[PDB]
Context: bound to proteins that are not shown
RNA sequence: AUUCAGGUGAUUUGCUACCUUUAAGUGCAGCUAGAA
Numbered sequence: 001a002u003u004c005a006g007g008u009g010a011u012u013u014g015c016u017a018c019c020u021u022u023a024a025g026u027g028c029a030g031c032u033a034g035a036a
Base pairs, nucleotide, nucleotide: 005020006019007018013029014028015027
C1' cells in the first nucleotide's frame, strides 16, 4: 500500500439513519397527487 462486510421497510432508486450483544427502516431527495 492493501481498490464497498452482511442484514433490518407487506413496498424501496441513491445517499443517510439503524443493527450484528440474532437485532434493526429514521431523514433528505427521487417517483408520485391515487381515495375509504